[PDB]
Context: one part of a larger RNA, bound to proteins that are not shown
RNA sequence: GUAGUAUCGGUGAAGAUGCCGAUUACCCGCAACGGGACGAAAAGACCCCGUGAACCUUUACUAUAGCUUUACAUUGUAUU
RNA sequence: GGAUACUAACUCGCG
RNA sequence: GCGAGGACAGUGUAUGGUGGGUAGUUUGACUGGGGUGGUCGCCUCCAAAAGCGUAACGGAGGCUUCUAAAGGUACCCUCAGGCCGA
RNA sequence: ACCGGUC
RNA sequence: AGAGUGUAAUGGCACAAGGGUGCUUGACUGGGAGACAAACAAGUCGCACAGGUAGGAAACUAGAGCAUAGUGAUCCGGUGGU
RNA sequence: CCGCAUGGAAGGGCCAUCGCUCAAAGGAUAAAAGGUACUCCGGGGAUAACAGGCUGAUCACUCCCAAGAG
RNA sequence: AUCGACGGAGUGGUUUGGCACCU
RNA sequence: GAUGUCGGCUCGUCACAUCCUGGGGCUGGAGAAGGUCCCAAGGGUUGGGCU
RNA sequence: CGCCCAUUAAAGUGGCACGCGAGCUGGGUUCAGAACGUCGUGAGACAGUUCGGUCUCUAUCUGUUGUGGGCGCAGGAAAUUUGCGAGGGUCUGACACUAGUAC
RNA sequence: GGACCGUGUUGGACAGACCCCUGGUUUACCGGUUGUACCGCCAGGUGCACCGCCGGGUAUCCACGUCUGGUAAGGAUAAGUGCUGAAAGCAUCUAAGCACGAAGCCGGCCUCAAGAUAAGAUUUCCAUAA
RNA sequence: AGGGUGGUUAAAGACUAUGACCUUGAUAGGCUGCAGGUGUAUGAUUGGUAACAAUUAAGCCGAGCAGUACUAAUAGCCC
Numbered sequence: 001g002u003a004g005u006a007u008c009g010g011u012g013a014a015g016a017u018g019c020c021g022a023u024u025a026c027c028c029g030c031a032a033c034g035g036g037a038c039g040a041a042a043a044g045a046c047c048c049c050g051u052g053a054a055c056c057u058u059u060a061c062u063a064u065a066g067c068u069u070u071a072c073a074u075u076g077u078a079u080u
Numbered sequence: 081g082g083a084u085a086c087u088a089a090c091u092c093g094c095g
Numbered sequence: 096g097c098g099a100g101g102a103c104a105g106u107g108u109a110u111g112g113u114g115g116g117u118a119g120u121u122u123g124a125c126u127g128g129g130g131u132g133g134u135c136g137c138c139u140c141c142a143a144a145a146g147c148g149u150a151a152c153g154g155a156g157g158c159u160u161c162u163a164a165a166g167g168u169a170c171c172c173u174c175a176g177g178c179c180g181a
Numbered sequence: 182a183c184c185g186g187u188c
Numbered sequence: 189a190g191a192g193u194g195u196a197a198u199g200g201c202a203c204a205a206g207g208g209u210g211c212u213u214g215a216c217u218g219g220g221a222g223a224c225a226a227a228c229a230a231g232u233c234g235c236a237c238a239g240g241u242a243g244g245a246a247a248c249u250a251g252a253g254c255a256u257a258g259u260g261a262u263c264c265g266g267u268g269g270u
Numbered sequence: 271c272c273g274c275a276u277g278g279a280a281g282g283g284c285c286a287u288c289g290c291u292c293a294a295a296g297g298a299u300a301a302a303a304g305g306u307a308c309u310c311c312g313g314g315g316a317u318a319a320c321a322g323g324c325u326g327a328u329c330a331c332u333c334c335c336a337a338g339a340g
Numbered sequence: 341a342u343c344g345a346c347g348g349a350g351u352g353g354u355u356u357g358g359c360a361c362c363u
Numbered sequence: 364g365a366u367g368u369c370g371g372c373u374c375g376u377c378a379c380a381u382c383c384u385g386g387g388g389c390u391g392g393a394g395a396a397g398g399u400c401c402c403a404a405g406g407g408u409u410g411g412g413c414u
Numbered sequence: 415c416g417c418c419c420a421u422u423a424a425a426g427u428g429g430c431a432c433g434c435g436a437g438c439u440g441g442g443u444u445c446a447g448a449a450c451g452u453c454g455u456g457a458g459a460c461a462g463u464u465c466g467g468u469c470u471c472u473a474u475c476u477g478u479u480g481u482g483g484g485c486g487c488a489g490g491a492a493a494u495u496u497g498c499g500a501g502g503g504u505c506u507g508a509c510a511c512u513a514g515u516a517c
Numbered sequence: 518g519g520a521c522c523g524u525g526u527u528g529g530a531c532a533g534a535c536c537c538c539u540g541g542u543u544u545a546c547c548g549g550u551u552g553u554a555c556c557g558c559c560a561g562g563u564g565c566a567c568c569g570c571c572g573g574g575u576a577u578c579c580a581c582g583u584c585u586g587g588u589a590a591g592g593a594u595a596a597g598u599g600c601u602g603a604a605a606g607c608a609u610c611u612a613a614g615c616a617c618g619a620a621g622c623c624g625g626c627c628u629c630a631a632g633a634u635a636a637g638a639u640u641u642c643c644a645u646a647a
Numbered sequence: 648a649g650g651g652u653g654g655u656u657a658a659a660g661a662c663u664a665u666g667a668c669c670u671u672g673a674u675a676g677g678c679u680g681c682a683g684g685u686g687u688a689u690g691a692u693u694g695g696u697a698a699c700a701a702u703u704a705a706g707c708c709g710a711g712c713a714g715u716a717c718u719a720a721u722a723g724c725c726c
Base pairs, nucleotide, nucleotide: 003017006023007022008021009020010019026484027483028482029481030480031479032478033477035476036475037474039471040470047314048313049312050311052310053309054306055305056304057303060120061119062118063117064116066113067112068111070109071108072107073106074105076086077085078084079083090100091099092098093097094096123135124134125133132152136158137157138156139155140154141153159295160194161253162252166212167211168210170208171207172206178185180183192201193200195258197256198255199254217238218237222233223232224231228296241250242249243248265288266287267286268285269284270283271282272281321363322361323359324358325357327356329352330351331350332349333348334347338343339342369441370439371438372437374433375430376429377428378427379426382407383406384405386401387400388399389398390397409420410419411418412417413416447465448464449463450462451460452459453458485632489643490642491641492640493639494638495637499629500628501627502626505529506528507527508526509525510524511523517518531586532585533584534583535582539580540579541578546573547572548571549570550569551566552565553564554563555562591623592622597617598616599615600614649726650725651724652723653669654668655667656666657665674719675718676717677715678714679713680712681711683708684707685706690703691702692701694699
Other pairs, nucleotide, nucleotide, family: 002018cWW003004tSS011016tWH014322cSS014323cSS030661tWS034035cHS034473tWS034476cWW037436tWH044046tHS046318cWW047128tSS048317cWS051298tWH057456cSS058060cWH061115tHH065114tHS069110cWW075102tWS075104tHH076088tWS080082cWH087102tWH089101tHS090104tWS114116cHS120302tWS121303cWH122304cWH138196tWS139197tSS142151tHS143150tHH144149tWW156196cSS157257tWS159259tHS159293tWW161165tWS164213tWW164215tHH168243tSS169209cWH173204tWH174190cWH174191cSS177187cWW178186cWS181182cWW191204tWW200205tWS214240cWH214250cWH216239cWH217251cWH218251cWH219235tHS219236tHS220234tWS221234tWS237251tWH244246tHS244247tHS259293cHH260292tWS260297tSS261292tHS264289cWW273280cWH274277tWH299301cWH304457tSS306308cHS315319cWH320366cWW326327cHS326353tWS326356cHS328353cWW328355cWW335346cWW336345tHS337344tHS340341tWS353355cHS354380tHH360361cHS366431tWS373434cWW379404tHS381383cHS382404tWH383423cSS385402cWH394516cWS394518tSS402595cSS403620cWS407424tSS414415tHS421425tWH422424tHS423505tWS423506cHS434437cHS440469tWS446467tHS454456tHS454457tHS481662tWS481663tWS486636tWS490648tSS496631tWH497633tHS498630tHS512522cWW514519tWS516519tHS530587cWH536580tWH538582cWS542577cWW543576tHS545574tHS575710cWH580581cSS580582tHS589624cWW593621cWW594619tWH596618tHS601611tWH601613tWS602612tHS604608tWH605607tHS611613cWH632634cHS645648cWH646649cWH647650cWH654720cSS659664cWS668720tWS672716tWS672720tHS673717tWH674716tHH682709tHS686705tHS688705tHS693700cWW695697tHS695698tHS709711cHS716719cHH
């Protein structure tokens, strides 16, 4: 995905409507409930991984705005 | 010189 | 114009400090999950199955030098242990 | 440290 | 044969490779038939002959050490020679 | 041994050697710490937390031998 | 009868673990 | 490319390694209370103060 | 888990995804707020504690509880029935006599 | 101190059915009463306010109510108790036979139940008006 | 012979199914009486100054019961 879509115990990618051996079951609805369909929904947020990303911190590295020091310019005259 | 002083660059205030 | 300052101050260039205020980045791997701890190159033995080779966060240890003689050669020697005596 | 012979 | 062989362990070592004496500088220059090992880079053993020496009567031996650890590329720099 | 147009100088090449560092010792060029319950994206049952499966050291239970308490 | 040390052989998967096979 | 959450509630169902009820052996069981072991899973198996 | 109170004949032990959240709950746990202790220079963190904090889905198949339609059962029917089988049911106390005797 | 066995009497819990009793409900119903609106008005009614509020309440449906039930052991057995008795001149509950022996098993009790496709049985009637 | 559709309905029921009755009929309603619920109406008197009280028939309701064809239940159509 298509289905004429039962139960039990086995088996098995190690928890089976669908395999094996048994068992049970005339064909088709309606009402009612939620055990299963590892039911539906969102490419798990937990965890790890990527020489992925972002943001935050700082005595990580490297820069830098700002602040500050000195020299030259703007920049002259006289005395001692 | 090493500081002091000046006024004219420059800065500010009132008209 | 008058007053107050004044070759200072401010500004430009250069220069030394400071600067998570701002920015760009880095911050390993192995691993009986990851972290913590340990480890990362070389040498020797065992694991290794009588050629070579052969793994584990298997079991044990070492190295990051040294010697001008501890090198060369001729010649000559022979340790360590037990016993006896002193 | 010295002698001796097994080692 | 337990010791020693600077230094772990292993293998070796009496003709000693272990320990002394004398003379010495081969801890040489030009070198690498042939092999081992190996992804590559790297690594290991080893000539022949020539030049000139050391030891020794000579034969011979000597291209460092009983052997296996004692390190690291390239780029950029320093020193000496041409 | 070679570049400047030419000669030098300064360089480069060749031969021999050295330095700092790469010990994460085939060395990102030789400059390099942390936090994310505000987190985000791409992945993994290749790998953890629950449940299942295997195992049963530990744990619980049942037996065996029996010294001994009684 | 009841309880049993030192030791031994098993069973279960219900404790603390080991493994990492499904998701 | 999700098997999604401890206790409690509700509703159960099964096992027996039996708490009660039923039947037995032994007893260090006088009787009465018991103790241990065997068979047996039918039905029962409270409400509160705290977690 | 466990402790206590009052009972009872008794207040068993386990399995079922430590049964059961498309059945419930939301006290606990996983989340954004905040605080204390402790650790860290700090951002933050925890063999810790504390107050607060959205529980989604109209049942297709199967399953289960009920209730019908169709046909079948030798041709068509109205009644009354047997039972192959299935399910339910299954608890227990205190008194009185025997007899205060058996022991 | 203190029975086993045997017999009789009343409880608890649970379940089924039921409504005479007790108790609940009872937006059928009846009554009391506040506010307001309408029928000039009054009287008597009615609408709205949780059924306005309040007091009662039949049937139905119910439990807090009332009745009934669960026993015993028919059969075969468990653990156990035995009879007779060899292998094995003894012993032995067993190998041949035989008695027993549990709330457990199969029945008895209640409900369903012939799609029980193995579709059963009995009584009666059989085509069109009712 | 039996049915189906239909109607009046139910202590039967989600729908169905099931039960009773369908005119020589009591199936449901109504009507006439009762069991029963509520609790003494409307009006008129008598009393009270009055609010109110007393007498009189109570009145209203009656999902239950009994009797009664007044209303509704047409054998039409189809196997």